Keywords: RNA polymerase II elongation complex, actinomycin D, N-2 state structure, Transcription.
Shown are 63 nucleotides from a PDB entry: RNA, together with DNA.
The reconstruction used 60,673 particles.
It was solved by electron microscopy to 3.09 A.
The entry also models zinc and magnesium ions.
Primary citation: Zhao et al., Nat Commun (2026), "Stepwise transcription stalling by the anti-cancer drug Actinomycin D and insights into short tandem repeat transcription inhibition".
Among the 13 different proteins in the entry, which are not shown, are DNA-directed RNA polymerase II subunit RPB4, DNA-directed RNA polymerase II subunit RPB3 and DNA-directed RNA polymerase II subunit RPB1.
Context: bound to proteins that are not shown
RNA sequence: CUAAGAGUACC
DNA sequence: TTTGTCATTTTGCAGGTACTCTTATTCAATAT
DNA sequence: ATATTG
DNA sequence: TGCAAAATGACAAA
Repeated sequence: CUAAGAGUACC
């Protein structure tokens, strides 16, 4: 970079 | 013969913006 | 010692 | 996790 994932903000 | 008519099977995924972070690229036997 | 394909 | 369209063979009405 890219893809993936996780955790958040306000609805 | 068809000609519809009633019992199995065949699909197609999740609102709007936004922030951060972390991890990762087929593992290994084999010919040149 | 590194690229290729299972 | 949540259901009605389609489709389609195995039966009856003519």